[PDB]
Molecule: P-site tRNA
Organism: Escherichia coli B
RNA sequence: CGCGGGGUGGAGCAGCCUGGUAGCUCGUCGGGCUUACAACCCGAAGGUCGUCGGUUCAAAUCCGGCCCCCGCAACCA
Numbered sequence: 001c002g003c004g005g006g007g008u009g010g011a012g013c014a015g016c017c018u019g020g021u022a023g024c025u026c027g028u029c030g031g032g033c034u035u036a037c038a039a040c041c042c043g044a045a046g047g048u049c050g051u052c053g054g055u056u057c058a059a060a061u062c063c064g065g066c067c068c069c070c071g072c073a074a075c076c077a
Stems, first nucleotide, its partner, number of pairs: 002072006010026004020057001028044005050066005
Other pairs, nucleotide, nucleotide, family: 008014tWH008022tWS009010cHS010046cHS015049tWW019056tWS019058tWS023047tWH027045cWW034036tHS055059tWH056058tHS
C1' cells in the first nucleotide's frame, strides 16, 4: 500500500443495517444488615456515540475525507 471490519457512560459489550435521545453486566455514590469488613438487600447518578465536513426540517445512524486499532494480502521470475 490493497481488501475488509471496527471506534458509543470508569471497564467489557448491545443498539448502527433501515434518519426522530442510546441499553446490559461489572464498577461508583447514598442508605441498610454487621462489633467491624466482605458477601447480601434498597435507592440514585453517570455518556449528545473517534475527529471533522456534506446531505437533510432533523445524523450515534447515510455519504466523503482524517486519526487510531484489528484481520487477510503485498506475488512469478